[PDB]
Context: bound to proteins that are not shown
């Protein structure tokens, strides 16, 4: 610069998403 969980909080009929914490992997 990207990738997965996980809290909390917002938006959502739901699928999802967005903002902030943590834990990990990857690359350079």
């Nucleotide at each position: 610069c990207a990738a997965g969980g996980u809290c909390a909080u917002u938006c959502g009929c739901a699928a999802g998403a967005g903002u902030g914490g943590c834990c990990u992997u990857g690359c350079g």